Description: This is an experimental structure of RNA (25S rRNA, nucleotides 3 to 419; 5.8 S rRNA, nucleotides 1 to 158) from Saccharomyces cerevisiae, with 575 nucleotides shown. Method: electron microscopy, resolution 2.62 A. The entry became public in 2023. The entry also models magnesium and zinc ions. NCBI's taxonomy places the organism under Eukaryota, saccharomyceta, Saccharomycetales, Saccharomycetaceae, Saccharomyces. Rfam match: Eukaryotic large subunit ribosomal RNA. For this family Rfam cites "Crystal structure of the ribosome at 5.5 A resolution" (Yusupov et al., Science, 2001). Its family is annotated with structural constituent of ribosome and ribosome in the Gene Ontology.
[PDB]
Context: one part of a larger RNA, bound to proteins that are not shown
RNA sequence: UUGACCUCAAAUCAGGUAGGAGUACCCGCUGAACUUAAGCAUAUCAAUAAGCGGAGGAAAAGAAACCAACCGGGAUUGCCUUAGUAACGGCGAGUGAAGCGGCAAAAGCUCAAAUUUGAAAUCUGGUACCUUCGGUGCCCGAGUUGUAAUUUGGAGAGGGCAACUUUGGGGCCGUUCCUUGUCUAUGUUCCUUGGAACAGGACGUCAUAGAGGGUGAGAAUCCCGUGUGGCGAGGAGUGCGGUUCUUUGUAAAGUGCCUUCGAAGAGUCGAGUUGUUUGGGAAUGCAGCUCUAAGUGGGUGGUAAAUUCCAUCUAAAGCUAAAUAUUGGCGAGAGACCGAUAGCGAACAAGUACAGUGAUGGAAAGAUGAAAAGAACUUUGAAAAGAGAGUGAAAAAGUACGUGAAAUUGUUGAAAG
RNA sequence: AAACUUUCAACAACGGAUCUCUUGGUUCUCGCAUCGAUGAAGAACGCAGCGAAAUGCGAUACGUAAUGUGAAUUGCAGAAUUCCGUGAAUCAUCGAAUCUUUGAACGCACAUUGCGCCCCUUGGUAUUCCAGGGGGCAUGCCUGUUUGAGCGUCAUUU
Numbered sequence: 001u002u003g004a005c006c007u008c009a010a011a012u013c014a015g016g017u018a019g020g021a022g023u024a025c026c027c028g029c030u031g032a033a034c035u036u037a038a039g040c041a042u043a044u045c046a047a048u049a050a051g052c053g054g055a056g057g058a059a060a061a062g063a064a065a066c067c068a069a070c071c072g073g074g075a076u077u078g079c080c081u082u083a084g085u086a087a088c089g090g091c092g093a094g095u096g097a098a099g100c101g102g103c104a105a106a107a108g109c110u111c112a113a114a115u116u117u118g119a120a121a122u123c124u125g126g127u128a129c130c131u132u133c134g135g136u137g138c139c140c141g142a143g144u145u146g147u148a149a150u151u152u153g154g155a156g157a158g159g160g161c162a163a164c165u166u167u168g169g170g171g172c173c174g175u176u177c178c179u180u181g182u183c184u185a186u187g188u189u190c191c192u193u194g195g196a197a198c199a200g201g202a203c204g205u206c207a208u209a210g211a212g213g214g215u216g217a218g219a220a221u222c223c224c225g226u227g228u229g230g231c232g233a234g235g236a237g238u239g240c241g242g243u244u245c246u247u248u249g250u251a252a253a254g255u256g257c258c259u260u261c262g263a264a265g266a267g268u269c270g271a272g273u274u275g276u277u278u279g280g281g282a283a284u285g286c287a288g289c290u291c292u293a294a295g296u297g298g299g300u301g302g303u304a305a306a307u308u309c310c311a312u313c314u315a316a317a318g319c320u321a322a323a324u325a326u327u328g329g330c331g332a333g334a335g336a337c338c339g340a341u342a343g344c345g346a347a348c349a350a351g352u353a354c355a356g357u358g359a360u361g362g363a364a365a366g367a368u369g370a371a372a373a374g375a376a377c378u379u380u381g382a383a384a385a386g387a388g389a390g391u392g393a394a395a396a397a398g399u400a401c402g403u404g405a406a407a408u409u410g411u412u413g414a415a416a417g
Numbered sequence: 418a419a420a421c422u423u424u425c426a427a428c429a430a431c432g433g434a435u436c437u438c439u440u441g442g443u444u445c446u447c448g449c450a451u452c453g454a455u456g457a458a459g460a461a462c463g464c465a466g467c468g469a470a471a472u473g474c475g476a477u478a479c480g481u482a483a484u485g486u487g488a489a490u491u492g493c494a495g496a497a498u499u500c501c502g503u504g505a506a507u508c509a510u511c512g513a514a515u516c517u518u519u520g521a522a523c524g525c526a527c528a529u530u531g532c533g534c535c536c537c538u539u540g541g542u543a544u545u546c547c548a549g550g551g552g553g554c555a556u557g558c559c560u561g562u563u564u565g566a567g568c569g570u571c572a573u574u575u
Stems, first nucleotide, its partner, number of pairs: 002572002005569001006567006013561006020452001025056001026054004036043001040090001066073002077104004087095002108319003111265001121147001122142002125139006156261006164254003168245003176236008187203001188219001189202004204221002206210001212224003270291007297314005329449007337442002354361002366438002374401001377388004402436001408430008417421001459519003462475003466493002481513001484509002486506001524532002533554009
Other pairs, nucleotide, nucleotide, family: 001573cWW004570tWS019555cWW020457tSS023025tHS024057cWW024326cSS025325cSS026059tSS030050tWS031049tHS032048tWH033046tHH034045tHS035044cWW037092cSS042092tWW043093tWS056058cSS057450cHS058324tWH061076cSS062075cSS063107tWS063108tHS063320tWH064074tHS065269cWS065298tSS066312tHS067312tHS068070cWS068311tWS069301tWS075322tWW076323tWW082099tWS083098tHH084085cHS084096tWS085097tWH086096tHS089093tHS097279tWS104323cSS105322cSS106321cWS107320tWS107321tWS112152tWH112264cWS113151tWS117146tWW120143tSS120146tHS122147cSS124140cWW155262tHS163255cWW167249tWH167251cWH171242tWW172241cWW173240cWW173241cWW175237cWW175239cWS184228cWW185206cSS185225cWH193197tWH194196tHS194217tWS195216tSS196216tSS197198cSS197199tHS209226cWS211225tHS215219tWH217218cSS219222tHS250251tHS266294tHH267268cHS268293tWH268316cSS269292tHS277284cWW278280tHS294297cSS294315cWW303304cHS328450cWW338342cSS339347tWS339439tHS340347tWS340366tHS340439tWH342347tWH343441tSS343442tSS345350tSS346350tSS349470cSS350364tHH351352cHS351362tWS352363tWH353362tHS356358tHS368372tWH368397cSS369371tHS369373tHS369394cWS370393tHH371392cWS372395tWW373391cSS373397tWW374398tSS375389cWS375398tHS376389tHS381383tHS381384tHS390398tWW391395tWH392394tHS392397tHS403435cWW404433tSS404434tHS405433tHS406432tHS407431tWH416422cWH453521tWS454523cWH456521tHS456522tWS456523tWW457522tHH458520tHS463478tSS464478tSS468470cHH472479cWW475476cWS480514cWW482511cWS483510cWW487504tSS487505tHS488500tWS488504tHS489496cWW489505tSS497499cWS526529tHS543546tWS
C1' cells in the first nucleotide's frame, strides 16, 4: 500500500417512532397553609389543596424472601367484619391499621444462573413471486462480549431400565355478538256544549298493545308509536355443524423405578447515621451518605442484646383476565329532584354581550293566537299615531302581545282635614 | 266652598309578581372504549341568490362522492322528464374525497400574510436572472444502508 476490527460520526440515506390534547377514575414525584388544639411551636388539617411527570378502558396489584403459632392457612383485588380495636400522640387535641372469619371474582406462569458443540439449529431488512394483519426462495446484515430448543424451584436436568396413553392446520356454512332496516290490532258511529271534541252522554271494538308523544281542550281505539312475533342487511368473531390438508409424527407432551446431580439475581441484602413517613412503639416504609455479606445460606417471627433452638418462606429479574374505581367522552333508561330570582353561569345567536394591559371576570334575556287570520278600506294628521271599519272564541290576546299582583300614578266618585 | 293632602272602589297606567306551562338543568342507574406527525384539541379568515349570528363547511367551502328513503325545500325568489324515478330533501346514513391560514407545527422566521434552499416542469435569448405550476427541506431516538474519522487497533505489504 491493502484488508479487517473497535469506537465515534454524517446524510433531505431506507423504514419507523416521541411530543400535543383530554385528564372523572388511575401510577408516581413535589407539597402548603387556613383550621383544631378554646393561646401555640410537636401534633392536626394532611402523607390533603395547588404544582410537575406518566397510562388505560380500567389502571395499579398479583401468583409469597406472605400470614401465622393453628388440627395450620395459601396470588392479587373489592365488600361485610375485625375496629374506632392493638398501637401512636405536648399519651393533649386527636390519629389509627393488620391476621383470622363470611362473601364477589378466581388462572396461572416467564427468564438469568447448564456445552447444540455431530452443526446459530435464531432474527431484522432488501428483493422476486404469491393465497398479503402474512408466506416462500435468494442476498446483505444482526448475532458466539451468546440469537434458538431445553429448565424456573411446585421443581428440574444428565444417564440407564419400563410401555402406555394423547395429539396440529385449513376454507365455506349456521349460530354468538355489534350496528341497522322493515312488517305485524281496535270508532274517528250518534246527540249536546264548544272556534276546535281530544269534554259529557249512548252504543261498540282491540287488548302479551290502557307506556309515551302528537293532532285546534283529559284520545287505547285519528296518527306515530306500544305489546307480540316475523322477515331482511351489513359486519366482528371461533364457541357449533357438515370438509380437506392425513407423514400434521416416530415430531410433541405426560406417566413408573434406579443413580448422579440440582446452576436460583451484589454497592444488593444487611448495618450505622441523617431526613421524611407510618398505628408500627430501642426505630413501619422510603431516600441520601458511610460500611458492606454469605451459601445447612438469606429474610421474617411487631422490646434492644448475647447464647441455644424452632416455625415459615426464598429477596435483590419479569408477564398475567375477573371481581374494584370512574364530577371526563359516547350511547341509553329513570327520579317522592328544580321549575325561568329556581334548576348548571347559560331552557334563548351562553362562556354570549360586556369589563380589564393581562391572568381572568362574566350577565340579562322563555310564553300573542288553534291558525297571522299581524288590522284591506274610510277619515283627521307633516308624520308618529288616533277614530272608525275589520280578523279572531277573545283585541279585557295588537309582536310595547298568556295571566297581569304590589309599590307608585291618572281620571271619576265618596268622605274628612 | 274650591284647590291641595289622605283613604277606599271602578276603569286606565307603571311594573312584571302570581298561576299554568317547559325541546332546559340536577342526581341516580346501566352499557361501551374511540384523539393526535395518516397532523389532534384550539384559533384566524372565508364560503349561501338574498345571513349579522348560531349551526354546517373549506377556494370541491350551509358543501362533493357513496348508500338508504322516496317527493320535496320553503321567509321570498328561482328551479322542478326529475316526480311510475340511478331520484327532490337545510332528509337520514356515511365506508370515498376536499380540507384556506394556522396550531404539538416540522425550511428559517413571525407585532412581518417577511426571507431562503433543493428537485421536476413551463415562459421570457437562460444551469446562473426573473416569473408561473407541482413536490420537498424540523428535532431526539431505534434498526439497517452508504460515505467516513481516529497510530484505539490487528494482520499483510518493496